The RNA (23S rRNA, nucleotides 1300 to 2044) from Staphylococcus aureus subsp. aureus USA300 has 663 modelled nucleotides. Primary citation: Rivalta et al., Life Sci Alliance (2025), "Structural studies on ribosomes of differentially macrolide-resistant Staphylococcus aureus strains". The entry is indexed under RIBOSOME. Method: cryo-electron microscopy, resolution 2.08 angstroms. The entry became public in 2025. Rfam match: Bacterial large subunit ribosomal RNA. It comes from the structure "Cryo-EM structure of the A2085-methylated 50S ribosome of a MLSb resistant S. aureus strain 'MNY196' in complex with solithromycin". Lineage of the source: Bacteria > Bacillota > Caryophanales > Staphylococcaceae > Staphylococcus aureus.
Context: one part of a larger RNA, bound to proteins that are not shown
RNA sequence: GUGAGUAGCGAAAGACGGGUGAGAAUCCCGUCCACCGAUUGACUAAGGUUUCCAGAGGAAGGCUCGUCCGCUCUGGGUUAGUCGGGUCCUAAGCUGAGGCCGACAGGCGUAGGCGAUGGAUAACAGGUUGAUAUUCCUGUACCACCUAUA
RNA sequence: UCGAUGGGGGGACGCAGUAGGAUAGGCGAAGCGUGCGAUUGGAU
RNA sequence: GCACGUCUAAGCAGUAAGGCU
RNA sequence: UAUU
RNA sequence: GGCAAAUCCGGUA
RNA sequence: GCUGAGCUGUGAUGGGGAGAA
RNA sequence: UUCGAGUCGUUGAUUUCACACUGCCGAGAAAAGCCUCUAGA
RNA sequence: AAUAGGUGCCCGUACCGCAAACCGACACAGGUAGUCAAGAUGAGAAUUCUAAGGUGAGCGAGCGAACUCUCGUUAAGGAACUCGGCAAAAUGACCCCGUAACUUCGGGAGAAGGGGUGCUCUU
RNA sequence: AGAGCCGCAGUGAAUAGGCCCAAGCGACUGUUUAUCAAAAACACAGGUCUCUGCUAAACCGUAAGGUGAUGUAUAGGGGCUGACGCCUGCCCGGUGCUGGAAGGUUAAGAGGAGUGGUU
RNA sequence: GAAGCUACGAAUCGAAGCCCCAGUAAACGGCGG
RNA sequence: CCUAAGGUAGCGAAAUUCCUUGUCGGGUAAGUUCCGACCCGCACGAAAGGCGUAACGAUUUGGGCACUGUCUCAACGAGAGACUCGGUGAAAUC
Repeated sequence: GUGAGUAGCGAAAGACGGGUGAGAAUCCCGUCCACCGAUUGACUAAGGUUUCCAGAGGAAGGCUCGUCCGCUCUGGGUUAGUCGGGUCCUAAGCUGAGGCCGACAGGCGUAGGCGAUGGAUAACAGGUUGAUAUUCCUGUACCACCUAUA
Repeated sequence: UCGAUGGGGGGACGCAGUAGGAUAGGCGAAGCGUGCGAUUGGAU
Repeated sequence: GCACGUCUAAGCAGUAAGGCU
Repeated sequence: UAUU
Repeated sequence: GGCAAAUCCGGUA
Repeated sequence: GCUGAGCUGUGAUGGGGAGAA
Repeated sequence: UUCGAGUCGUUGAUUUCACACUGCCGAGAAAAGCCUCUAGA
Repeated sequence: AAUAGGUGCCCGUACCGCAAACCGACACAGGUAGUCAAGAUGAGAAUUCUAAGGUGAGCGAGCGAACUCUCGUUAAGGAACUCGGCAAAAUGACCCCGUAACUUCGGGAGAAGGGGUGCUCUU
Repeated sequence: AGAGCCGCAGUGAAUAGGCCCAAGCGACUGUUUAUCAAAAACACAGGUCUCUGCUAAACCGUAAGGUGAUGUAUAGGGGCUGACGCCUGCCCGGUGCUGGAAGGUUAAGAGGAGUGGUU
Repeated sequence: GAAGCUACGAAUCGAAGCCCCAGUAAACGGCGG
Repeated sequence: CCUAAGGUAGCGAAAUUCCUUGUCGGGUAAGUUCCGACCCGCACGAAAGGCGUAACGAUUUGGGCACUGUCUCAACGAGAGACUCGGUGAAAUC
C1' cells in the first nucleotide's frame, strides 16, 4: 500500500446567556439543571520528582475541537531550637576487632556496631501570598545550653 | 553538693467483655443577637 | 411568620469525677 | 521501726 | 543476697 | 500516698464573629 | 475603619480516663530516656 | 536559687497522592497503608435522599431499521424448556404466635407454618 | 386499649433468608491448581506404629556453626490413618526391619614355605 | 657354581556383609484351586 | 489337591457390577437417572481402615411446594451500539 473513510474515539447530564478570538458544542464568566457524599469530600504515608505559580503560545502531544492544558517559551515558588528524621534507644536482621573453619575465592562468629515498622522527646491560636506556612508575621509559651547579679 | 558505661526500681506491653466519669459531636427552644417579612389562594 | 449565629489554643495557676495502693 |  | 559498699532493692521479726 | 480524664480563672478590654454602617 | 450577642434544655460517643476493672489461656519485646543507692569526686 | 541578658546546627517542606503526576507501555472502568466520619430513615458506617465539599467524565449532531447488549412489562398455561429450573421470578425488615423426624442433647431452628404494620382522635 | 378516616395496595419507595423430603462423599471452621478444576483433593482435632538418654534422633552445612531447644521420653523427628460411635479377622513362606550363631564364604593387611630371570 | 639383586608366589591369621535361625503385619504384602 | 494362609464382622449392581436399562418393589401417564430390597461381589472388606453417624457444605444426586418469558410462542416498550451527517481514524490479511 490493501482492508477503508471501515472498527474504534475507554463506564456518566447537560442547556442557554454573555465574553474572548482568524477560528468556539469543546476556553472564561453567569444562571438553571444534574451526579457523588462511610465519599467522586478533607488530611497523612509510600512512590513520582518541578508535574506547582504567573505571563506569553498553539507546530507536535490531548483519541474530536481548542483561544485551553499535567504540552511549549520566559520568569518565579518550598523559610522550623519545638513538625518528621539525624546530633537519643534498642527488635528482627545485617555486620563484626581478635577468634573458629575452609583448594582459592571465602563461610561462621565474641565483644562491639548498624538497624524502626516500636520506646524517648520543648508551640500553640490568629493573620497573610499568584505560588510556603505549627516554618513567614503578630500574640502568648516552652526546652536545652551560656554568662552575669545571691 | 555532684555522683556511675556499677546495684536496684521503672520503662514494660496479650485477648475478650462489662459498668461508669468526662468531653467532642448531634438535636431542640429561641433565651440573646443578626437578616428577611414574600402580589399565586392564605398566614405573619 | 421564614432563615441563620450563639465562638476563641498552647502555656500558667487552682481544682477535680474517678482509679490503684 | 529493727536486723541482714 | 543484689561481684566492693549501700541509708536503695530483696529476706525476716 | 501515687496517679487521673475533665472543669474553672487567666491567656484575651486580645482574636474571630450571624452582620451593619 | 468603627460597631455587633456568646444561654437554656436534651442526647451523648467509635474519643478519653484506660487494657482502669473483671474474666480467660494460647501466658502476652528490648534498650535508652527517667527515679534512687552507693563506691567515688 | 530566682532574675536579666544571650545562643540553639543538618536533612525534608513545592505539587499529585485511593490519582490525568504512583504501580499498570496510555490523560488505562484495575491495584495503592492510615486518619476525619454531618442530617433525615434506620439496629447499622445497610438503604434512599441530602450537608460540608467536590463533579458533569477530552468527540459530537441526527434517526428512532434488522441484529447484538443492558433494562421493564406481558393474555392463557406453569418446567411442557434444558444435560441440568441455567437465568429469571418468587422469599426478604421489624413485632407477636408457632415449630417435625433425628440428635453427640449443643443442636436441628429464622425448621416449617401463621398473624400484624398507613393516618387522625381519645385515653 | 378503644373510636374512627382513606386507598387496588399501609416495612405503599430502596435495601433485607426461598423452603421441604431423600441419597452419595467428606466429621466439622480452614487450605488448593495467581491465569479453564475449590472438589469427594490437602489440612485438621483424635488414633497407631516407629525412631530418639541428650554433643538425642532428624535436618542444613565441606567444616566451623546452627535448627531441634535455651526443649529432655507427659519431649522431639519420621510413616500411616483421619471428629465421634461400634469395631479392626486369617497368613511371618517371600521382602523390609529387629535380635541371635560365630559355622561356610571374602578384602586390605600380616605371614613368609617355594619358584622363575640374572649373576 | 652361588650369594646378591629382581619378577612372582601356596600353609595359615584376618571385620562387617551375605548364607543360616527366631520374631515382627495400624511393616511391605497375601487372603486358593 | 495346592498354599504361608485361604476373607471373620460389616457392607454389596456400590464414586467399585463387564454382562446391564440384572430382578422385584416405590415414586411418574410414561423413570437407562433416583430410593428400598435380593446376592449371581467380571473385580467390597476392616487404620492405602470396615460399617454407621447429629451438625456442617457456593460439594454431587433424585423428588416436591412456591414461582416464573425456561418453554408453548412470541409481542411491545427504554437505553447503548449498529444506521445517516460533521471531526478523527486503526487492524488481522493480501